Molecule: Met-tRNA-iMet
Organism: Saccharomyces cerevisiae
RNA sequence: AGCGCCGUGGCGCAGUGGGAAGCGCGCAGGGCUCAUAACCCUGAUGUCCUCGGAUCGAAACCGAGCGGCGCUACCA
Numbered sequence: 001a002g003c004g005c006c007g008u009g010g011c012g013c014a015g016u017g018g019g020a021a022g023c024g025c026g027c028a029g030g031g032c033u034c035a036u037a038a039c040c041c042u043g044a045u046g047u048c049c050u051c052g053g054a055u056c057g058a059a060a061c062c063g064a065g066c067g068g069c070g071c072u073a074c075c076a
């Protein structure tokens, strides 16, 4: 550089009819135990990548821009 998949909580992600953001891990605090782990409960953390538009309804829908990952190419 091109090709394909992506961008949402600290991490990994789901998400949909457009009206209105959840799932697991972790994090903090409880419970249980003589105590630790396993375990059972609560919570807290969000410019839904960005700028525009379609719209009464968007984080999703269209466009453009930015960033991320993987592969291919590449042997002085």
Base pairs, nucleotide, nucleotide: 001072002071003070004069005068006067007066010025011024012023013022027043028042029041030040031039049065050064051063052062053061